[PDB]
Context: bound to proteins that are not shown
DNA sequence: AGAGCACCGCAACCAAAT
């Protein structure tokens, strides 16, 4: 990356436990 | 080296909106 909106996917923190 | 909740980041691909 003309644009936005929304799905999808995959990773982080936080906390608690084993 | 995992479970489980709650809650952000970011990266591909769609469609042009009844």
């Nucleotide at each position: 990356a003309u644009u936005u909106g929304g799905u999808u996917g995959c990773g982080g923190u936080g906390c608690u436990c084993u």